[PDB]
The RNA has 53 modelled nucleotides. Crystals were grown from: 40 mM sodium cacodylate, 80 mM SrCl, 15% MPD, 2 mM spermine-HCl, pH 7, vapor diffusion, hanging drop, temperature 298K. The entry also models strontium ions. Method: X-ray diffraction, resolution 2.7 angstroms. The entry became public in 2008. Keywords: SMK SAM riboswitch Shine-Delgarno translation regulation, RNA. Sample source: The RNA is prepared by in vitro transcription.
RNA sequence: GUUCCCGAAAGGAUGGCGGAAACGCCAGAUGCCUUGUAACCGAAAGGGGGAAU
Numbered sequence: 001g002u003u004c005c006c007g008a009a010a011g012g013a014u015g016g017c018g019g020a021a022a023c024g025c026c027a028g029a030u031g032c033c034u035u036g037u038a039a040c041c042g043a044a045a046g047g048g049g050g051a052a053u
Stems, first nucleotide, its partner, number of pairs: 001053006009035004014027005040047002
């Protein structure tokens, strides 16, 4: 380098399921946008983190 895995909590956009509806549920990462984070790093401001080849 490449591929893979994890990546807060909410809102919005966009798909899927459900529902008359309200709205519930689900999906995605230089996250599609905003805030910006579970874990890990740093004295702080801050910085995502790992695995395989």